Source information: An RNA structure with a sequence from Homo sapiens, together with DNA, in which 37 nucleotides are resolved. Taxonomically the source falls in Homo (Eukaryota, Metazoa, Craniata, Dipnotetrapodomorpha). The PDB entry is titled "RNase H complex with streopure ASO and RNA". Released in 2024, the model rests on X-ray diffraction data to a resolution of 2 angstrom.
[PDB]
Context: bound to proteins that are not shown
RNA sequence: UGGCGAGUGGGUGAGUGAGG
DNA sequence: CCT
DNA sequence: ACTCACC
DNA sequence: ACTCGCC
Numbered sequence: 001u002g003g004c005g006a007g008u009g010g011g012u013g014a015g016u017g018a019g020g
Numbered sequence: 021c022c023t
Numbered sequence: 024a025c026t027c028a029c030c
Numbered sequence: 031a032c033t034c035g036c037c
Stems, first nucleotide, its partner, number of pairs: 002037007010030007018023003
C1' cells in the first nucleotide's frame, strides 16, 4: 500500500430459540 | 407480557 | 440464550 | 468512533 479477521464503546431498528 |  | 446489518 | 491481530 491492498485485502481480511476479531473485539471494545455508542447508536438505529428488526428477526429468533428454549421456557412460563 | 416475563425470563 | 442468540443473529441480522446498517450508522 | 476506537483497539488488537492475520495475509